Context: bound to proteins that are not shown
RNA sequence: GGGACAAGCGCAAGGUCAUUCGCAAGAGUGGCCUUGCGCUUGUCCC
Numbered sequence: 001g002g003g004a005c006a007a008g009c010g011c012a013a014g015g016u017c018a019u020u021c022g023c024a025a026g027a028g029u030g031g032c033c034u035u036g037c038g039c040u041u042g043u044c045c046c
C1' cells in the first nucleotide's frame, strides 16, 4: 500500500412507538431497531 473482521463517530434511508397538527387529505417532532456510505482506530492476512 491492498484487504477480512470489529469499534466509535458522522450522513442518510427504511421501519416502529410516542407526540403535535390538520382545509382530513395529509404534514411535522422525538425515542428505539435495522441497513448503506464516509472518517478514525484496533487485531489479523497480503
Stems, first nucleotide, its partner, number of pairs: 001046021